[PDB]
RNA sequence: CGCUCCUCAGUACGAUAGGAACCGGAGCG
Numbered sequence: 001c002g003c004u005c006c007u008c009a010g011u012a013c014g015a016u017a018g019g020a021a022c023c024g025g026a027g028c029g
Stems, first nucleotide, its partner, number of pairs: 001029006013018001
Other pairs, nucleotide, nucleotide, family: 007023cWS008022tHS009021tHH010011cHS010019tWS011020tWH012019tHS
C1' cells in the first nucleotide's frame, strides 16, 4: 500500500428515499 470485520456513526453530508472518511482496534496478502 491492498482487502475483510469492529469502531468512528446512522455521525459528517444528503433529499431518488440514503450515507462516508481520518484517528483507533482485529486479521489476511
This is an experimental structure of RNA, with 29 nucleotides shown. Entry title: Crystal structure of ribotoxin restrictocin and a 29-mer SRD RNA analog. Sample source: The sequence contains 14 highly conserved nucleotides among all living species. Crystals were grown from: PEG5000, K.Mes, KCl, pH 6.5, VAPOR DIFFUSION, HANGING DROP, temperature 292K. Primary citation: Yang et al., Nat.Struct.Biol. (2001), "Crystal structures of restrictocin-inhibitor complexes with implications for RNA recognition and base flipping". Keywords: ribotoxin, highly specific ribonuclease, protein-RNA complex, ribonuclease T1, HYDROLASE-RNA COMPLEX.